[PDB]
Keywords: Cas9, RNA, DNA, HYDROLASE. The RNA (tracrRNA; CrE2) with a sequence from Streptococcus pyogenes, together with DNA, has 150 modelled nucleotides. The reconstruction used 108,043 particles. NCBI's taxonomy places the organism under Bacteria, Bacillati, Bacillota, Bacilli, Streptococcus. The depositors describe the entry as "SpCas9 with dual-guide RNA and target DNA". The structure was determined by electron microscopy at 3.03 angstroms resolution and released in 2023. Protein in the same entry: CRISPR-associated endonuclease Cas9/Csn1.
Context: bound to proteins that are not shown
DNA sequence: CTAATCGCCAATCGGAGTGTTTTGCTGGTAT
DNA sequence: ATTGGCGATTAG
C1' cells in the first nucleotide's frame, strides 16, 4: 500500500417478512400443563384411624400453690 | 318448606373466533482524519 | 471490600352462544 | 388495592 477493527467529523434512508408465545408429558388424541385440597408424630399404597389430668390465689403476652401418673 | 306471575338486574360454569405488543436473523450504508497490526 | 440501602417495576382491546341462583317490589295458596 | 427481584452506588 490493499485489508479489517476501533475514535472524530458530515451527509444518505426509516413503512415489510419467516419462526416462538409457559420449560415440557405419555394416554399419541386437530388431546393435557396458572382454580378449589395442605401444622409435628405413629399404623396404613392413597384413603383413613389415633397421640396431650383437676380445682384455688393471681395479671406487660401468662405465674405460682393444693391433689395424680 | 316447597309449586304459578311478571319484570329488570346482578353473580357464577363452559365452548367457538378477531386484532396488536415482545425477543433473534435477512433487507450490501458514503467520504475525509488518526491508531493498531496480518 | 463486600454487604447494605435506594430507586424502579410489573401483557392487553374487542365478538358470538347455553345453563343455574338470588334479590326486590309482585300477587295466590297452601301447608 | 401490592410486595418481592434486581441493579448501582455506597458504610463498618
Nucleotide at each position: 500500500a490493499a485489508c479489517a477493527g476501533c475514535a472524530u467529523a458530515g451527509c444518505a434512508a426509516g413503512u415489510u417478512a419467516a419462526a416462538a408465545u409457559a420449560a415440557g408429558g405419555c394416554u399419541a388424541g386437530u388431546c393435557c400443563g396458572u382454580u378449589a385440597u395442605c401444622a409435628a408424630c405413629u399404623u396404613g399404597a392413597a384413603a383413613a384411624a389415633g397421640u396431650g389430668g383437676c380445682a384455688c390465689c393471681g395479671a406487660g403476652u401468662c405465674g405460682g400453690u393444693g391433689c395424680u401418673u | 318448606u316447597a309449586c304459578c306471575a311478571g319484570c329488570a338486574a346482578a353473580a357464577c360454569a363452559c365452548u367457538c373466533c378477531g386484532a396488536u405488543g415482545u425477543u433473534u436473523u435477512a433487507g450490501a450504508g458514503c467520504u475525509a482524519u488518526g491508531c493498531u497490526g496480518u